Context: bound to proteins that are not shown
RNA sequence: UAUCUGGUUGAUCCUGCCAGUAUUAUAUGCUGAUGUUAAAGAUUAAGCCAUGCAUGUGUAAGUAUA
RNA sequence: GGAUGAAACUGCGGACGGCUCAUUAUAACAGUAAUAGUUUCUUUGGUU
RNA sequence: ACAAGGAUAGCUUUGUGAAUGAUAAAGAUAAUACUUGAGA
RNA sequence: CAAUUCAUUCAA
RNA sequence: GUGAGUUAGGAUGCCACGACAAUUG
RNA sequence: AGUAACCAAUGAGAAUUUCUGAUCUAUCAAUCAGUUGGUAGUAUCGAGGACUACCAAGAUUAUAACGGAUAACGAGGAAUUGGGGUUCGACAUCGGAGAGGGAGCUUUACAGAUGGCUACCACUUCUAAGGAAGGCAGCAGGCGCGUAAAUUACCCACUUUCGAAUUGAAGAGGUAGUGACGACACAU
RNA sequence: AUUGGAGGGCAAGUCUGGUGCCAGCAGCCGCGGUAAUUCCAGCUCCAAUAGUGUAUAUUAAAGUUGCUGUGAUUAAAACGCUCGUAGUUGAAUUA
RNA sequence: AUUACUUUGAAUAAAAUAAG
RNA sequence: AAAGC
RNA sequence: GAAUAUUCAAGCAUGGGACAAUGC
RNA sequence: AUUAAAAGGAA
RNA sequence: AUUGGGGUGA
RNA sequence: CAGAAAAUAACGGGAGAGGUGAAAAUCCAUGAUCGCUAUAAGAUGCACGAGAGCGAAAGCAUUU
RNA sequence: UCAACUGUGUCCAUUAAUCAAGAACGAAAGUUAGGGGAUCGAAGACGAUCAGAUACCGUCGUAGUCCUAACUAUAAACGAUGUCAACCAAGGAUUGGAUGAAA
RNA sequence: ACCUUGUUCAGAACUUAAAGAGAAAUCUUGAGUUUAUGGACUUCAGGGGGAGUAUGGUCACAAGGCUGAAACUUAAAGGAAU
RNA sequence: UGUACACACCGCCCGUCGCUCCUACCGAUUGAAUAAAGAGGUGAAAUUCUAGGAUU
RNA sequence: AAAAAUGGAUUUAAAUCUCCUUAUUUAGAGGAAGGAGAAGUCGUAACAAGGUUUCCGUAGGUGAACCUGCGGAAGGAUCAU
RNA sequence: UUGAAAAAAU
Numbered sequence: 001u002a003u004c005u006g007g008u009u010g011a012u013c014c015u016g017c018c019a020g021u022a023u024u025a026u027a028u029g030c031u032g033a034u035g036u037u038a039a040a041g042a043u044u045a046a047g048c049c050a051u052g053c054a055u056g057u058g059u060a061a062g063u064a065u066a
Numbered sequence: 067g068g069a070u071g072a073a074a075c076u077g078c079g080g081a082c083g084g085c086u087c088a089u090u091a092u093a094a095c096a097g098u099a100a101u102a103g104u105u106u107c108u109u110u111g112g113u114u
Numbered sequence: 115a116c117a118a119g120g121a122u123a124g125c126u127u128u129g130u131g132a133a134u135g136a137u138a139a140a141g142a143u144a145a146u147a148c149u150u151g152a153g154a
Numbered sequence: 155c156a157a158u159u160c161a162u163u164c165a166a
Numbered sequence: 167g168u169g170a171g172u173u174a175g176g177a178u179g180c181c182a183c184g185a186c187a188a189u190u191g
Numbered sequence: 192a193g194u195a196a197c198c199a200a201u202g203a204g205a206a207u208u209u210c211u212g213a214u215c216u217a218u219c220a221a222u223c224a225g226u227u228g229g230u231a232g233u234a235u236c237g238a239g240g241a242c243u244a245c246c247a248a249g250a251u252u253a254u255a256a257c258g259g260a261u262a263a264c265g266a267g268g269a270a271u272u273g274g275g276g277u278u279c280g281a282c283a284u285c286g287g288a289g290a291g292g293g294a295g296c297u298u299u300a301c302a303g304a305u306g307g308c309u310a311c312c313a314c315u316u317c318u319a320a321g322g323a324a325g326g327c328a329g330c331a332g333g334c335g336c337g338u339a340a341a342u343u344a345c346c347c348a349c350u351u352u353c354g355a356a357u358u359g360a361a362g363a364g365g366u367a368g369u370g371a372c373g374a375c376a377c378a379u
Numbered sequence: 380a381u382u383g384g385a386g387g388g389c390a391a392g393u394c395u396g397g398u399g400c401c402a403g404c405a406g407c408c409g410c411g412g413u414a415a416u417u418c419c420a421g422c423u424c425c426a427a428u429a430g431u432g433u434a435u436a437u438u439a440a441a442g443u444u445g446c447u448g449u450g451a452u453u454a455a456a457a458c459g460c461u462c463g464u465a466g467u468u469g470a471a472u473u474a
Numbered sequence: 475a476u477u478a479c480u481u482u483g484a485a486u487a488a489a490a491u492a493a494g
Numbered sequence: 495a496a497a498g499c
Numbered sequence: 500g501a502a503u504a505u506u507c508a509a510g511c512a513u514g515g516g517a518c519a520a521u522g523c
Numbered sequence: 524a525u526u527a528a529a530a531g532g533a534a
Numbered sequence: 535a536u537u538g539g540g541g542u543g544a
Numbered sequence: 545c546a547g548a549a550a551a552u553a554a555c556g557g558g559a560g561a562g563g564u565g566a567a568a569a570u571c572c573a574u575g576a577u578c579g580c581u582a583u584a585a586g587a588u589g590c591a592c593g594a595g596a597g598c599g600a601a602a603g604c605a606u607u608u
Numbered sequence: 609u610c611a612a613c614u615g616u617g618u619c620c621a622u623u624a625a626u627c628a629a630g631a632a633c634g635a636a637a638g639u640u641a642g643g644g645g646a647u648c649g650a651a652g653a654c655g656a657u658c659a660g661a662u663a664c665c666g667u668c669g670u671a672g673u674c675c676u677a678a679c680u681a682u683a684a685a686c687g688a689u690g691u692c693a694a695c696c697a698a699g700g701a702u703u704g705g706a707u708g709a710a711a
Numbered sequence: 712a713c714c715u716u717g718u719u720c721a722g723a724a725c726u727u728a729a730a731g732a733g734a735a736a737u738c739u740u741g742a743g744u745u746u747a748u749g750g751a752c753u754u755c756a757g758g759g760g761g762a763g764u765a766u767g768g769u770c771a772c773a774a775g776g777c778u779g780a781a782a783c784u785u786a787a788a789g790g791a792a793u
Numbered sequence: 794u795g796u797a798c799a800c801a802c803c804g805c806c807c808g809u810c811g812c813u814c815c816u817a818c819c820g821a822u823u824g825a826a827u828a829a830a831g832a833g834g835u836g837a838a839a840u841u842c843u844a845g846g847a848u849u
Numbered sequence: 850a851a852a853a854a855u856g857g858a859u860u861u862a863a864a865u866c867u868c869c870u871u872a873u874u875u876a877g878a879g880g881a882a883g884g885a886g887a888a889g890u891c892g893u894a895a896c897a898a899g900g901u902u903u904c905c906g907u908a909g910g911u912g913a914a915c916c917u918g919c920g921g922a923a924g925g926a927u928c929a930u
Numbered sequence: 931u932u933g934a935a936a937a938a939a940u
Base pairs, nucleotide, nucleotide: 004020005019006018007017010793012791013790014789021439022438024436025435026434027433028432029431030430034376035375036374037373040369041336047334048333049332051331052330053329056078057077062075063074076355085289086288087287095212096211097210100207101206104205105204109200110199111198112197113196114195118149119148125141126140128138129137130136160179161178162177163176164175189192214260215259216258221251222250223249226248227247228246229245230244231243232242233241264286265285266284268279269278270277271276291312292311294309295308296307314325316323317322342367344366345365346364350363351361352360353359382427383425384424385423386408387407392422394421395420396419397418403410404409442748449756450755451754452736453735457753459633461631462630466626467625468624471526475521476520477519479515480514482512483511491504492503530623531620532619533618536612537611538610540609544608545589546588551583552582553581555579556578560571561570597604598603638679639678640677641676642675643674648672652668653667654666655665686924690752691751692750694744695743697727698726699725702722703721704720706718707717708716709715730739731738732737758785759784760783767778768777769776770775802899804896807892808891810889812886813885814884815883816882818880819879824875825874826873827872828871829870831868832867833866834865835864838861839860841858842857843856844855848851849850902923903922904921905920906919907918908917909916910915
């Protein structure tokens, strides 16, 4: 960084694909000294919900022998 | 009845906020134009 | 129109069913609740 | 008083 | 007025509705 | 301080509506009868077949109509890119729609409201057995599902909203907890 | 201080013990049939590092979807041929 | 004569993108 | 520094 | 408080009429 | 309201 | 004005 | 318009004829193969015939 | 009957090119119904050869091979090369023209 | 007229190329004027198999024709030249 | 000169059959079954109107 | 005058039944294909003229490759009298 | 004129 490499043959030049590579986001295997920031039941089931809270409100100026 | 004063009546709000994406293929949405085709609530100005 | 008219909860009384934010009876008392009514 | 419906009319 | 209105608006007669709490510190 | 009716603004707002713009498909080619228009009424906050009666035969289509699929809410945006492009966008913000499934309503200025009601379908719960309530796709939290996703915490102190109001309330919101999803600096 | 690796792609040993086309490794080429640079071990060093393997999918690579920009004799691919509607494209010339 | 084309403006939520 | 305004 | 510029597809106003399409 | 295309069609 | 194993019919 | 191939008719002759690398199934004394001459349909269109012509392609070969 | 080339101071004036849908023509084989039915000949039957030979070799033989009418619409239907238009090195020969020379 | 020559068109071809193109064989009246990439239009192809198979639709009397997948499987299949 | 051969014809390779496993397709068993879309019948409930007016 | 049970007729219509329109699943005789796996049978089909040149279309036959008829093609083993 | 075949990998 306007970039490729291995593989058809005794050997060559192609077509052509597979594989390799980098990256983004999901899961996952092993491992983990700090500080900052930060996603977090959507995909599968707008499937089912135990329990607790999520909406109440009063000033000199509505009504007050509480 | 001193202000204060719970409850209750009355008043206001719970039609905002919060969650989800099942619907939905010119439907919704984005930008643009109109309402000489409608319109309250709150608040603000004015009249009767 | 120096203000008009009535009833109603909380209040008190009786209760009801196991109970829901459960409801029944009776006796009062107010309104910026509900009305009539005039300033035009 | 204020604004609604209706019929006619003057009309920036 | 407006790009544009028998348009906002005025007038005539009718209907309808009808007040500015009989309010509070 | 409070109150009625009207005018204006708030209002570029709400609601209807004009124009242009969407993924794949022909193993979807013809489609529509309130259908397309006209009159007159009704209904609506109001235009309009929105609806009713009469009249007409009209509307769309190869410039893809009608129909089918989506593991489709749309946009602002995101990932990656030399230029050009390809893929994603449930999810901060704007608009839409929904509250287990339809449907019918109440109250109000605004709802076809569901942390309001009524009936049916399907479930959940209490019951003294006569009866009785409920709608987590709010915040936590349990199950089921799956490869795949956190605390049954505290408080109105920020931002803001609602209220008879400077006070009250708010699982909105803030703070704290879990948290190699990721990002920045940084020991050995 | 770990993770994976040391034949090539691709940086890193033609070190030592066993296994003998078996167990196995290997994304592909392939390595192993008794002397393995690839297996299982031991040592060493290679890349990155509090990170690094694996699977899936998006993008680039892909000029392997092509407007920029592909190919169609023989590798895949010009309808057997003509007419013809829609489509697309349509000579010069005007003070 | 329109349209296409082309040049300038008006008007154009924030966040974000790039940027002071 | 990612930040923030 | 960035002029911060976008942000296209449409739509509005405008200078131009070379290349174009539509009838005259 | 121009011509008469190594455009095309017609005797 | 010609060319035509162009096509049909005897 | 032409004759080849085959058939039929008639005549000549009297023992093989086809066929294969070699053979056999086969035809033949009722006379085959072969030779001349005659008919009739069916099919064909040599030589001329070419890197010549025409046709959109498939295709087109006697003369009026 | 059609096509094309060449000739022209003939006419018209863009009438054009390619073409989804759509439609003609389309070898051979094959189908249906007639006629025809010489030769050859998928099937089949013989004789061979062979390990076998259900084939190649030889003989015989139905369908077909021919014409008519209607279907089928496919081939190495090949130049494996779509149609239309401009430009592009050097040669000899060839099919139909027209214009000169040459009879 | 037929034959011999020149000139200019239409048609089927052929010969050479130190050039142009291509992977090469070859092409040259294109398979040239293409990374120095755009004259106009139509059709077709996307590694090899499964497969022109299944299903569906349609045409034919039928054989069949036209349109036409997927599951799954595999590191080659193929071209031109030595 | 041709070559599908390069272990190089003692080469390569085709098809049927035999043996295991996998994938899709059809499917007498009226094969079904389930979840979602139009016309006809029954029809809750709530509303608009109407009748009624216990009660006050 | 207000007004509750209740009756009746409209409107909107849940829920349910009957035929018909899309997707997802169970199915055995009955099956019928394709694909994959070192050393299993039968043949010689193809590659040289592969020992009958090969291939395409079509038709028929055949344990199997395939064989034969009609017509094409050279991708032929002939650019040639 | 006949003339078929050569177990798998290095």
Keywords: SSU-body of 75S Ribosome-PAR complex, A/P-tRNA, P/E-tRNA, Entamoeba histolytica, Ribosome. Shown are 940 nucleotides from a PDB entry: RNA (17S rRNA; mRNA) from Entamoeba histolytica HM-1:IMSS. The reconstruction used 37,355 particles. An Rfam search finds the family "Eukaryotic small subunit ribosomal RNA" in it. The family has 90 seed sequences and 75,755 matches in Rfam 15.1. The literature on the family includes a 2002 paper in BMC Bioinformatics by Cannone et al., "The comparative RNA web (CRW) site: an online database of comparative sequence and structure information for ribosomal, intron, and other RNAs". The structure was determined by cryo-electron microscopy at 3.2 A resolution and released in 2025. Primary citation: Sharma et al., Nat Commun (2025), "Cryo-EM structure of ribosome from pathogenic protozoa Entamoeba histolytica reveals unique features of its architecture". The entry has 15 different proteins, among them Small ribosomal subunit protein eS1, 40S ribosomal protein S6 and 40S ribosomal protein S26. The depositors describe the entry as "Cryo- EM structure of small subunit (body) of 75S ribosome with A/P- & P/E- tRNAs from Entamoeba histolytica bound to antibiotic paromomycin".